[PDB]
Annotation:
An RNA: 22 nucleotides with solved positions. On the sample the depositors note: RNAs prepared by in vitro transcription. Released in 2006, the model rests on solution-state NMR data. Entry title: Translocation of a tRNA with an extended anticodon through the ribosome. The entry is indexed under stemloop, RNA. Primary citation: Phelps et al., J.Mol.Biol. (2006), "Translocation of a tRNA with an Extended Anticodon Through the Ribosome". The entry is an ensemble of 20 models.
RNA sequence: GGCCAGACUCCCGAAUCUGGCC
Numbered sequence: 001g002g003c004c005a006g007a008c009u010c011c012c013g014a015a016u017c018u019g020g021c022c
Stems, first nucleotide, its partner, number of pairs: 001022007009015001
């Protein structure tokens, strides 16, 4: 750096927050 689960918020059940796995 990317994704995965829980909760809102959100214009898009995409994004954000926490740990994990590589």